[PDB]
RNA sequence: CUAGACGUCUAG
RNA sequence: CUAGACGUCUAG
Numbered sequence: 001c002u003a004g005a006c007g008u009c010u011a012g
Numbered sequence: 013c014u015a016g017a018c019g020u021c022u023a024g
Stems, first nucleotide, its partner, number of pairs: 001024012
Other pairs, nucleotide, nucleotide, family: none
C1' cells in the first nucleotide's frame, strides 16, 4: 500500500 | 440496518 475482520466514536 | 472517522489484528 491493498483487501478481509474486530473494537471505539459520530451520523442517517 | 447503512454510511463516515479513528484504532487494532490477520493475510498477500
Solved structure of RNA (dsRNA), 24 nucleotides shown. The entry also contains Polymerase cofactor, not shown here. The entry is indexed under RNA binding domain, dsRNA binding protein, dsRNA, RNA BINDING PROTEIN-RNA complex. Method: X-ray crystallography, resolution 2.7 angstrom. The entry became public in 2013. It comes from the structure "Crystal structure of Reston Ebola virus VP35 RNA binding domain bound to 12-bp dsRNA". Crystallisation conditions: 0.2 M Li2SO4, 0.1 M phosphate-citrate, pH 4.2 and 20% (w/v) PEG 1000, VAPOR DIFFUSION, SITTING DROP, temperature 298K. The work is reported in "Ebolavirus VP35 coats the backbone of double-stranded RNA for interferon antagonism" (Bale et al., J.Virol., 2013).